18S rRNA from Saccharomyces cerevisiae: 1780 nucleotides with solved positions. The 2023 paper behind the entry is "Regulation of translation by ribosomal RNA pseudouridylation". The sample was in a buffer at pH 7.5. Ions in the entry include magnesium and zinc. Rfam match: Eukaryotic small subunit ribosomal RNA. Rfam 15.1 lists 75,755 matches to the family in 2,556 species. Rfam links the family to the GO terms structural constituent of ribosome and ribosome. A reference for the family is Yusupov et al. (2001), "Crystal structure of the ribosome at 5.5 A resolution", Science. Among the 75 different proteins in the entry, which are not shown, are 60S ribosomal protein L21-A, RPL4A isoform 1 and 60S ribosomal protein L22-A. Keywords: rRNA pseudouridylation, IRES initiation, confomation, eEF2, RIBOSOME. Method: electron microscopy, resolution 2.38 angstroms. The entry became public in 2023. It comes from the structure "Hypopseudouridylated yeast 80S bound with Taura syndrome virus (TSV) internal ribosome entry site (IRES), Structure I".
Context: bound to proteins that are not shown
RNA sequence: UAUCUGGUUGAUCCUGCCAGUAGUCAUAUGCUUGUCUCAAAGAUUAAGCCAUGCAUGUCUAAGUAUAAGCAAUUUAUACAGUGAAACUGCGAAUGGCUCAUUAAAUCAGUUAUCGUUUAUUUGAUAGUUCCUUUACUACAUGGUAUAACUGUGGUAAUUCUAGAGCUAAUACAUGCUUAAAAUCUCGACCCUUUGGAAGAGAUGUAUUUAUUAGAUAAAAAAUCAAUGUCUUCGGACUCUUUGAUGAUUCAUAAUAACUUUUCGAAUCGCAUGGCCUUGUGCUGGCGAUGGUUCAUUCAAAUUUCUGCCCUAUCAACUUUCGAUGGUAGGAUAGUGGCCUACCAUGGUUUCAACGGGUAACGGGGAAUAAGGGUUCGAUUCCGGAGAGGGAGCCUGAGAAACGGCUACCACAUCCAAGGAAGGCAGCAGGCGCGCAAAUUACCCAAUCCUAAUUCAGGGAGGUAGUGACAAUAAAUAACGAUACAGGGCCCAUUCGGGUCUUGUAAUUGGAAUGAGUACAAUGUAAAUACCUUAACGAGGAACAAUUGGAGGGCAAGUCUGGUGCCAGCAGCCGCGGUAAUUCCAGCUCCAAUAGCGUAUAUUAAAGUUGUUGCAGUUAAAAAGCUCGUAGUUGAACUUUGGGCCCGGUUGGCCGGUC
RNA sequence: GGAUUUCCAACGGGGCCUUUCCUUCUGGCUAACCUUGAGUCCUUGUGGCUCUUGGCGAACCAGGACUUUUACUUUGAAAAAAUUAGAGUGUUCAAAGCAGGCGUAUUGCUCGAAUAUAUUAGCAUGGAAUAAUAGAAUAGGACGUUUGGUUCUAUUUUGUUGGUUUCUAGGACCAUCGUAAUGAUUAAUAGGGACGGUCGGGGGCAUCAGUAUUCAAUUGUCAGAGGUGAAAUUCUUGGAUUUAUUGAAGACUAACUACUGCGAAAGCAUUUGCCAAGGACGUUUUCAUUAAUCAAGAACGAAAGUUAGGGGAUCGAAGAUGAUCAGAUACCGUCGUAGUCUUAACCAUAAACUAUGCCGACUAGGGAUCGGGUGGUGUUUUUUUAAUGACCCACUCGGCACCUUACGAGAAAUCAAAGUCUUUGGGUUCUGGGGGGAGUAUGGUCGCAAGGCUGAAACUUAAAGGAAUUGACGGAAGGGCACCACCAGGAGUGGAGCCUGCGGCUUAAUUUGACUCAACACGGGGAAACUCACCAGGUCCAGACACAAUAAGGAUUGACAGAUUGAGAGCUCUUUCUUGAUUUUGUGGGUGGUGGUGCAUGGC
RNA sequence: GUUCUUAGUUGGUGGAGUGAUUUGUCUGCUUAAUUGCGAUAACGAACGAGACCUUAACCUACUAAAUAGUGGUGCUAGCAUUUGCUGGUUAUCCACUUCUUAGAGGGACUAUCGGUUUCAAGCCGAUGGAAGUUUGAGGCAAUAACAGGUCUGUGAUGCCCUUAGACGUUCUGGGCCGCACGCGCGCUACACUGACGGAGCCAGCGAGUCUAACCUUGGCCGAGAGGUCUUGGUAAUCUUGUGAAACUCCGUCGUGCUGGGGAUAGAGCAUUGUAAUUAUUGCUCUUCAACGAGGAAUUCCUAGUAAGCGCAAGUCAUCAGCUUGCGUUGAUUACGUCCCUGCCCUUUGUACACACCGCCCGUCGCUAGUACCGAUUGAAUGGCUUAGUGAGGCCUCAGGAUCUGCUUAGAGAAGGGGGCAACUCCAUCUCAGAGCGGAGAAUUUGGACAAACUUGGUCAUUUAGAGGAACUAAAAGUCGUAACAAGGUUUC
RNA sequence: GUAGGUGAACCUGCGGAAGGAUCAUU
Repeated sequence: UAUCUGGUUGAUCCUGCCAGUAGUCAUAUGCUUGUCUCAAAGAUUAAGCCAUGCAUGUCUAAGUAUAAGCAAUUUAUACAGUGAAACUGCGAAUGGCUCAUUAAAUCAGUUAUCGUUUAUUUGAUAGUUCCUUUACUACAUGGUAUAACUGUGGUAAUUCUAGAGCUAAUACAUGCUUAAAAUCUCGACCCUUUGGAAGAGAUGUAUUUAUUAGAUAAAAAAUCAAUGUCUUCGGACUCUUUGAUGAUUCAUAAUAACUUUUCGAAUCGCAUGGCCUUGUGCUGGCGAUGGUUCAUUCAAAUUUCUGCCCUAUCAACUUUCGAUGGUAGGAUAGUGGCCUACCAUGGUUUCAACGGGUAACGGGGAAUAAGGGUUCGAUUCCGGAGAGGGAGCCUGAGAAACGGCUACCACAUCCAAGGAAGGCAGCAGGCGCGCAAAUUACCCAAUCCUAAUUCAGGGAGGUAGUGACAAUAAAUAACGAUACAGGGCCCAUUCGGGUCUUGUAAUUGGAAUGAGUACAAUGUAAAUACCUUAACGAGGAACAAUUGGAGGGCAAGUCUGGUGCCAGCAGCCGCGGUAAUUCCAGCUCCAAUAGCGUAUAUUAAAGUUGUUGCAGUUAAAAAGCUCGUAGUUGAACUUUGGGCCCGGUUGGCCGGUC
Repeated sequence: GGAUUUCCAACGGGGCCUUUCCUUCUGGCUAACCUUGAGUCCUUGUGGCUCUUGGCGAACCAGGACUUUUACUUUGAAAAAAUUAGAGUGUUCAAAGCAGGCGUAUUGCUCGAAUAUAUUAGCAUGGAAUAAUAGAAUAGGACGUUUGGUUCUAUUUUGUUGGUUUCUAGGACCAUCGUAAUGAUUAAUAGGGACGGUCGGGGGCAUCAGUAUUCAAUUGUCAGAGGUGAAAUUCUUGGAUUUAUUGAAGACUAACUACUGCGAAAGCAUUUGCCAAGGACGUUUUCAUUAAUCAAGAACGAAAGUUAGGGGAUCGAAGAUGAUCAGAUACCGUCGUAGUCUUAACCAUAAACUAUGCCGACUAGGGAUCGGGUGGUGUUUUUUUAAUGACCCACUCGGCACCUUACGAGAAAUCAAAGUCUUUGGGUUCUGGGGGGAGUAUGGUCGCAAGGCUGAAACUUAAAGGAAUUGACGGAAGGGCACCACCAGGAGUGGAGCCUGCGGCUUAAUUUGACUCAACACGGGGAAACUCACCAGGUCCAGACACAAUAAGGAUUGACAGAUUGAGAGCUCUUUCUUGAUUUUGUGGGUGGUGGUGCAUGGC
Repeated sequence: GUUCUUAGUUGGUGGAGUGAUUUGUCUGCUUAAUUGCGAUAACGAACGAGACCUUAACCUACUAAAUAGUGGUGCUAGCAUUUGCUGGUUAUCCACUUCUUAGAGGGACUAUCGGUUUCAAGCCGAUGGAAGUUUGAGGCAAUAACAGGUCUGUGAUGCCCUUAGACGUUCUGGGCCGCACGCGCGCUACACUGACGGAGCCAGCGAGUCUAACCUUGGCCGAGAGGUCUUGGUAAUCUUGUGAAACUCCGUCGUGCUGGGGAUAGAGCAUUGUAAUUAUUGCUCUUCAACGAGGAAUUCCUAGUAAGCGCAAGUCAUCAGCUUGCGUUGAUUACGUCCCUGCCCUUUGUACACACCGCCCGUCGCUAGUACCGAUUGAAUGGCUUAGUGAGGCCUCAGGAUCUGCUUAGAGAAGGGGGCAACUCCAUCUCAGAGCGGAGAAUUUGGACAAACUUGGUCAUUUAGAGGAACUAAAAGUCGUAACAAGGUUUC
Repeated sequence: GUAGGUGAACCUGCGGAAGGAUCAUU
C1' cells in the first nucleotide's frame, strides 16, 4: 500500500521513450557513528591451491586382567578393588560443509511394494542337536593360536614392522546331556482274506525343488465301483477341518527328498535360597550379553500420476554397440533391456520430441505489489549430489565411504635419492581471486548425538572476539529569575494595576540522569557484556551529529567573495562566454537523521507486455489475396409449473428481571 | 430501553403428490406399524399412551442377470515445522519469545503454546445449471410375473471320500410369445447442395472489326519541313513536308465510360462461337450443424526482371546526339538496344492502399444508383375495355457508393464505423513496444540470376514522430492599395566641367559614425586657430577627501637674465631671492575622458 | 528612423474548440481610411482613422488705428493749364476703414438640381458660391516590434579601460581639402525660346546693437571690390516699397566649339580674421579646356502642382554651389490600372519559427570509435567421441612358499611289567618316507567394470590478420543543391 | 516496387499510390 512529475513546440493536444520518484532479510562502496536488544557473514570470480593444530572414539555388577601398574585384599592360595595397554564388541554410513554436476533428472504433493533389504529398539518365539541307532563322542564343560607382555633388531624418514618365547575369551573353530507320545515307512508271522500284528527307521528349525490342502450363494433324489464310522448288515449317518485381502500360487500346513547343514547358550554379574540319601548331592530368583524366525521401529531401494526457465538462426530424434516390446535365462535384496540369447519393428514428437543455453541444485520460502502479476531462492528446515577429476573395491545391516583403501590423471610434501606419505566444498587460519565476506579464541555448562556407556568423546553445538548485512528501542538537553514584546480592559490616560505563555537578552540559577568509569553482587562451565548498584562523572553542558542539497522535477536564497564557455556542475532539462539563485567558498536555510549519499541489479511506478488491461487509417504495427490441418471457438431444443408436510435462523411484548 | 414466542414476515434445507428409478436377486433391519379384539382413570380440545388384525419384514451389513463418460463447482481430508496473517500474554516499550498468572509462599493452584492460508495434481462427498459425450434405424432395442433349448458351475439329501446322473439352484446365449403411444427434436434472417429466370468490362480457347502509328509502292506540286520557351540536331530540287489510292506489320480497343459493373486479390472494356465457373434474387426443394477464424502446408499474384522460341509497329532503362547551364554524364529536342506483345517455364515483389484482417449482432435519418423479385384495374404500343420488353410509382433483398447529423468515438484530422471501451470480455488469425545502426551482418531455406522469406548484435542517441493553432515564406491561386509602383506625359539624372559626401589609395595623421529603400550637401559635419575626437611635440593638475611620511633647522610656489625651447612655457639647466601645512611623496579613494561597448541601457 | 502616415490593434459578455486559438475584426459594395452601407453567432465598446489644432482662401458686417492706408482740407507748394501728376503739416487740420493689421466672430455641410447605385452608404455631372481634390497644406498620431541609429549632445548612465611621461585639459603647427580610380546628392552648360548692352522695372517669408558694433540709409572717395563722414532703427516706425531674378522693350551678335560655356592658369587691387601659404572670399585684366542634348540604367511629380527664377533665414568673423521657408513666371498629361515594384488581405502548401540570408541531403578528405568480410589446412581453450594401447581392483581357470593334525610308520638308545640266559609288550630324544586331508601367500588363465594416454573427428567459445567494405560521432573541410513551396522536372 | 545508368546527392524507363498541386463539367 489503487497518486505521479521534468524533457520534442513559438505555443497546443498526443504517441512515445529518456530522466525523476518509493521499496529491496540486496550486494558492494563513500562519509560518519554515543547507548541497549537482536546477529547475516569467502555463495557470487576460483567445487582454485593449501603451511599448522583440532574436528571419532567408546567400559558397565554384568566379554578377555599375572601391567614385573596403583591402593595391597576382605576366608579369599585360582580371581574378586581401581585400572594403563592390547584382543573382543559397537560406532566411525550420523553430524558438518558445499551447490560443481543435474532441465521429467533432482524435487513437491500424491501413490505402490500382492516387487524387495533392513543392524539397533520393542513384542513374540526353539524339549526333536544319533554320519544310515540297533558304530554318540568329556557335558562336573573339547582343542589350538595369538594379541597385549618378554627379548633380538632393520630403515634417513611413516600411526612401517620382522624374527623368538608365552598367555585368555561372548575372538577362532568343534561338541552333548530332556518328555509324553501320535502318524507314516519298511516289515518273519492271518487262509477260500468285508482278516494285524511283534521289531526297526523317520518326523525341530533353516536352504532348494516338486506335489497337495488352503473350501464354502440352497434343497431333493437314481442306481452303478468297494459295505465306508456302528449295524434290527434296514441303513439311523449328522460330523464333514479351514484365517486374511478389492485381489494372490498369500499367511499357514502336509508329502517326497536336498544341503562344502543355518540355528537350536561350552557366556557374564548380584543374591547365593529351599530340600532330604548332609552330598561341597538335588531343585531355585533377579538380571546382562548372545541367537533362529516372524512382527514392529529406524529406515533404504524401487515406484504411480501431475507439475520446471529461455531458445526453431534446434523438426525430426532413438534403433551398428538396447532403441520399443515378447519368450527364456543370468544377475540383483528384489521388479525391470538391468545384462545375455532368440524373435518382432517398434518407441517419442508442432499439445514443441531431440538438440542448444542456463551468469539452473529442487522445494518450504524471499522482495515488491489495490487486484492480477513480476523478480529472486548458493544460504538456519526438508530432499538430492559431491569430497581435486574419473573409475574400482574391502569391511559392514547400511558406503561404491574418500578425516577407508587400490590404480590412473593433475597438483604437491619429505628424503641420506634407496623410498615414504597425501586431499580444508569440516573449525580456525594462509595464498590466490576479485566489488565483495570475521578469531589458527574458550567450553561441553544448554540442545542433542555416539559408545561397552548416568561418568568418556564431540571445532555437532554453545560462548566470546571482528562485525554500520539487515532489524528493534531511542541520548546529544529540560525548567526557572532580567529585557522589549503588544494578542486585552477602566477608551492602557501614554506603558504600571499583580497583565501573558510564547521568541530575544553568544547573559543569569539551581535541580536531573546516563555515555563513560568502577566497590560489590548477579550474569557465566569460567569469564565479557546486559539488568542492579556504593564512590566519581556537563557549562563552549569541547560530553561540540552527520550525510546530501537550496533553477525546475523536488523541500529549501536571485545574499556575499572568486572564476568569465575556463575550472567545474549537471540522473534529465540544462548552468558557466564579467550581475552565476546551478561551478569553487562563506552566511543562511531545506530533507532524512546514527544514519545519509553513490553504483549495480530488481520490484512498483509500467494499462511501456496487456488474463484482469495496451496499441495496429494517419504516431510502431492488418500478412497482397484465397484455401487449408493442428489449435481456438461454435444456433436453439428434452421436468417445467402447482400443491402439501416436516422444517434451522432475527426478534416482538413477563417489559411485574430497573 | 434487555428470556420466551405460528403474532409475524424474510432467507436456507429435505420429503411427498401431481403420468415421475428408488437397477438387480439371494437373508438378517421387524415403518413418524398399511390395517387398532385386551385399554380412550385425563371433568369441555386438534402441541403426548401398553406385549398389535401372518404384521408392502424397504429407517445397513457382504455380493450382482450392474453400471454412459468428462469438465465444472460445494464440503471434507491432505498439503512437515519455521516463515505469512492472526488469538492470548506489559520481553519495563518494541523487534521478539512462548511464555505466564494466582494464593495462607508453612509444604502448591492453574490458563496456554490457538486459528486461518497455502492455489495445480491425487482422494472422498453433495449438486446436476453451464459445456462436451453416448444410447433404439438393415433394431443386432428394453420390459418378460411366461414358452423351448444349449453350455458351464455347484452344496445338502440320496450310504459313505473320490468317478457315474434326472429334476431342482445359479450367470451366459440364441430363439418364441405376449406387452408398448414401440423407437429418428427444430428447420438457425447458420452453412452445404439441387432447381428457375436472370446478371456481370469474372476466366480459357478461337474468331471478327475499328481508326491510328510506322514503313513501302504508286501519285500531283514546289521550297522548305521538323522540333522548341527560343533554337540547334535531322530530312530536303536525287522532291523532303503536304495530297490521293492501295498494301504490310505488330500493338491497342478512343469517344460511349459514370462517385457504374464483375472478380479472392492481382485485375478485367471491339464482334461472334464454344467451354467450364460465380454472386445476388426467387423457392411451402433437399441435408441437418456439416460451421467461424486459422500455425504448418498450399493455389493465384500489377509492373519491372530471368530462360528458350516467335514477333518486334509504337513508345522507349542503356547508349548516341543537339541544346540549356558555371558545369548538366538531368529535365527539353532527335535517334535508338533491351524491354514493351505472345508461347512454354521462372520470380513472388508494389503507396499489392480503404495505409482500415475475417465472421457474427445491435445503434440515425435521407435520396440516388446496379442486379433480382413483389404489387399497381400507371405511362409507351391512348388504335373499342390497348402483348413482351422500355419507363413511372410503392415496397423488399443483396451490392458499389454518397449526403446530413454527431447520438457515440477520437489527440485531432475525421469516422455509421474508426460506435456499442476504466459502466473495460461475441469468436478468431496476424502484427507493434522510443529513434537510429537495420531489414544490415551471419546462418538456414527458395530462386538460373536478380533477389525473396527468416533475421541479430556491438555501438549510438533525447528525442524521432502524429494531428492541429498562430505567424513567416512560396519560381502557388485570387482580391485590393500607392507617381517613395505603373500607364499618358513633364522635368530630368546617368555622358560633360566643377562642387560635396562615401569607398579605395597614400599618409606622421589624411579623426570618426552610418552601407538597399531605412548609408553616401547625413551627424544641422559651408573644419585656417578653436571646433577636434587624428598626427608631431611642450606645459599644468582643475589627483576632492582620509591615512602615514615630510616642516616651520622651511612643504612648496613665483620667478630677471642666458642656455635650452617654435616661442617673450623659470618646462629643465648656471644662479639664489621672495608668499608661507594655500602644499609635496606614497597608500587608498574620488574626478575627468568626442575612450570602448547603441549587441548592457534611458531619452529622442 | 522604419514596418507605417499605410489602416490597423485590443478586450467585456456570448458562440466554436480538450487545447493552443478562433468568432466578433466579414462574402459584397463604398471610402483616403477597420470610412461606412450592409451581411451576420455575434452584441454593445475602446484606442487608432476621423473628429480636433495651426495655417491659406472670403468678410464694403463689429472693434479701432501718426508704427497701415485713403480722401477732402484748417496750412498749402511745384509743373504743365483753367485741372491732371507730384512734395510736406494731423492745436503747421478734418473724416474714415475699402485695401494692410488682429480680436471677437460669420461662413462649407459636397448646398440645390439631375443621373446612377441593392434605388443604401456613396459616386458623377450641372448651377450657385471666397472656397465643392478630406476646400488646399501640415501638427499630433494606436498595438506589436527592429539586436535600425545615436555612449561623438547631455553634469543621462551600467560595465570595462586610462588617470601625472594622462586616452584629462591647454598651447604651437599640420590633417580632415591630400589623388592612378569607382559610386551618390548637386551647380553651370552644350545656345537664337540665346549671350551681351541700354532702358522699363514688380514680391513675400525674415533678421537686426547699448549684455557695442547688428541691419545699415544719406553725403564723399574709388573702375570695381571696398574705404570714409554721418543718420535711423531694440524695430508694422529704420535698413526696406529689402526698386530680387527670371521677365518686357529697344539694339549689337548670326549657326561659326561662335560674342555658347567658364573649367584651368598668371599678374594685381580690396575685405574678414592674431594668422589667407595648401590659393576663405570679393573685384580688374588676361588662357578661353571639356561639353555639339548624353549608353546600360534610373529619380520626382497630377494645379498655383511640375519646371524655371530669384529672395530671405540657418550655420556665420569671412565664405552656399547646401538646407529650411518664401514669393515671381507658370506647363504638358491623366482623372485610370494591377503590367512591373512594394505593401496588405483571403485561400492554399510547408520537414520553416534564429522564421528562405530558413531547413536540409549525399559522395569525397582528415580524427576517433564499434562491429562485419577476409588468404592464412590461422591459433588457443573447453566439451563430447571413433579406433589403438591400457593401469587397477572384482569374478574366475590354475599354482602351491609354508603350516597344520589325524590312520600310520620302522630305524639308532632309555624306563618299567615279566620267562629272572639272549627274549615279549606300552611309553620317551630325533628322523625321513607315505598313500590321508585342511588352510594358504607369491605367481598365473580367461572375463566384465573401466580410469588414463595417443591419434583422428566434431561442436562451442574466444582471439590475430595484409587488405576490403560499412556505420556512428566529431560547432565551424571540398563539390554540388536531391527533399521541405507547384522546392523551381509534384513527391513517394 | 523493379531495372539500368551517373562524381555525389541522384537521373530515367515500366507499372502503382495520393501521404497532390485535382474531393468538381448530366